Context: bound to proteins that are not shown
DNA sequence: TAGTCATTGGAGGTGACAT
C1' cells in the first nucleotide's frame, strides 16, 4: 500500500411507508332574491358553496359557450380488498392470514403486537 | 412538495491480520 472484517461522520444514488396540496374530467347547481347603510351609484350580510361574462335571436324568454362553486372519477380487467403505471428469461415490491416454538423490532418486556417469521395472493 | 425508517457505493479515520 491494498485486500478481507468491525465500529465512526460525511457524501451520493437508491425504495419503503404516511401522505398533502394543485390539476384534469364527468356530473349537478348557478347566469340571482331577502335584509338593513345610503336619494342614489354602490357596500355589507343571510340564503351549504358558488351567482359572472360573452356570442346566436323577436326586445322577452330561449339556445350555446366560457367562468365560478360543490361532489365524483382519476389506469383496465376488477371486485370486499389484495395485487394493479416495474421487468418478465428470473424476479422484485406490496398486502393479508397465522405464530410469538424463534430471528428481527416496538412496549406498559412471565407477554401483547408487528414492519420480523412461515406460508398465502 | 412534506414528514420519516433502511439500504448500498464511495471519501476520510481507529483497530485485527494477511499478502
Nucleotide at each position: 500500500a491494498u485486500g478481507u472484517c468491525a465500529c465512526c461522520u460525511c457524501c451520493a444514488a437508491u425504495g419503503a411507508c404516511u401522505a398533502g396540496g394543485g390539476g384534469u374530467u364527468u356530473c349537478a347547481g348557478u347566469u340571482a332574491u331577502u335584509c338593513g347603510u345610503g336619494a342614489a351609484a354602490a357596500c355589507g350580510a343571510a340564503u351549504g358553496a358558488a351567482g359572472u361574462c360573452a356570442c346566436u335571436c323577436u326586445u322577452a324568454a330561449a339556445g350555446u359557450g366560457a367562468g365560478c362553486u360543490g361532489a365524483a372519477a382519476u389506469c383496465a380487467c376488477u371486485a370486499a380488498a389484495a395485487a394493479u403505471u416495474a421487468a418478465g428469461a428470473u424476479u422484485g415490491a406490496a398486502c393479508c392470514c397465522g405464530g410469538c416454538u424463534a430471528c428481527u423490532g416496538a412496549c406498559u418486556c412471565u407477554g401483547u403486537c408487528a414492519u420480523c417469521c412461515g406460508g398465502g395472493u
The depositors describe the entry as "Structure of PsCas9 in complex with gRNA and DNA in product state". An RNA, together with DNA: 140 nucleotides with solved positions. The entry also contains Cas9, not shown here. Ions in the entry include magnesium. It was solved by electron microscopy to 2.9 A. The sample was in a buffer at pH 7.5. The entry is indexed under Cas9, CRISPR, IMMUNE SYSTEM.